[PDB]
Context: bound to proteins that are not shown
Molecule: crRNA
Formats: sequence, C1' cells, structure tokens
RNA sequence: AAUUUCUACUAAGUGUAGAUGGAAAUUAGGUGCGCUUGGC
DNA sequence: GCCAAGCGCACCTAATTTCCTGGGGGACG
DNA sequence: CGTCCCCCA
Repeated sequence: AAUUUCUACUAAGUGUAGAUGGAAAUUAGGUGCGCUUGGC
C1' cells in the first nucleotide's frame, strides 16, 4: 500500500484472493447531541 | 446513572420502484 | 428532402 468498486492484502514485483447491479427516483430507518414533560 | 413520549439538528444506512431499445415517425432546417 | 429528436409498447 496500487483496485471498475469494495474488503482483506503485497501474494514475489505496477500487482494477489474473494466479492461486486448500475442509474434515477421515492420513501423509511438508525446513531448522536440538545430541549420539553415524565418514569426507575 | 438508566429509560419513555415528543420536537429539533448533524450524520450514515437501506427498502422498493423503473429502465437496461430498434425502428417508425415527425418536426424542422 | 435528409437529419435528428421523439415516442412507442
């Protein structure tokens, strides 16, 4: 620490192993913090 | 210390839809 | 009159 891209590499020297459905659109969810009213 | 209902903001994640076309046709110079 | 964008299902 190289990648269509991602992960892990260096794998013997511009790369190795596996994976990889894009694009656009819509929508939903989750984490965190703050605030309000509350519970343990 | 932990948690619930709700509002807000910042972020990241992901479910479900569509297309994956050549040839007729016309608008247009 | 040919070119090129449009439109289809």